[PDB]
Molecule: SAM-I RIBOSWITCH
Organism: THERMOANAEROBACTER TENGCONGENSIS
RNA sequence: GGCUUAUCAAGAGAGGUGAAGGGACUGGCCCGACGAAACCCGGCAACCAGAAAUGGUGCCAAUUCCUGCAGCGGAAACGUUGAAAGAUGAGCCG
Numbered sequence: 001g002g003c004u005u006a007u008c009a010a011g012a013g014a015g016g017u018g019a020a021g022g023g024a025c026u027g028g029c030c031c032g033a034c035g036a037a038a039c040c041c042g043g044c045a046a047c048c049a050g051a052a053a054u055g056g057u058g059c060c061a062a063u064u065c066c067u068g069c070a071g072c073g074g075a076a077a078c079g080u081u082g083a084a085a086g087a088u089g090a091g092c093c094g
Stems, first nucleotide, its partner, number of pairs: 001093008013041001015040003021031003025068001027066002042060003047056003064085001069082005
Other pairs, nucleotide, nucleotide, family: 011044cSS012059tWS012060cHS018035tWS018037tHS019035tWS019036tHS020032tWS020035tHS021036tSS023062tWS024085tWS025067cWH026067cWW030061tWS046047cHS050052tHS050053tHS074076tHS074077tHS
């Protein structure tokens, strides 16, 4: 990069380090020098393992930030619902 499958309207620091990006991607709109990502701690959570203690991930702004494709509603702008896509677990194949 690809396959299977479950989940995504909840929750989650006044810490250390670090120093400019981050919110998948398009378009939008946000977050960030009152300190981005990454890293260590802490926390949430309950996917996997385990009889359990616990261990492995994951996650800790805003619905997965909204959006894209289809159905429905609407004269339209839009609105709504389901997909897609993405992300994560578990397991794979390359």